Solved structure of RNA, 36 nucleotides shown. The PDB entry is titled "Crystal structure of Reston ebolavirus VP35 RNA binding domain in complex with 18bp dsRNA". The structure was determined by X-ray crystallography at 2.4 angstrom resolution and released in 2010. Kimberlin et al. published it in Proc.Natl.Acad.Sci.USA in 2009: "Ebolavirus VP35 uses a bimodal strategy to bind dsRNA for innate immune suppression". The entry also contains Polymerase cofactor VP35, not shown here.

RNA sequence: AGAAGGAGGGAGGGAGGA
RNA sequence: UCCUCCCUCCCUCCUUCU
Numbered sequence: 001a002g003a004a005g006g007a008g009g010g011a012g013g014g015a016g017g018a
Numbered sequence: 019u020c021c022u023c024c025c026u027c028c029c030u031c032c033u034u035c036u
Stems, first nucleotide, its partner, number of pairs: 001036018
Other pairs, nucleotide, nucleotide, family: none
């Protein structure tokens, strides 16, 4: 420099459901 | 009001890997 996994969060698109 | 699926993008946390 970059990737994966888990966590917290924020913005916007398509669809569907209550 | 909420939920799910997909698609962009931004922030922080832990671990792993190159």
Crystals were grown from: 365mM ammonium acetate, 100mM trisodium citrate, 18.5% PEG 4000, pH 6.5, VAPOR DIFFUSION, HANGING DROP, temperature 295.5K.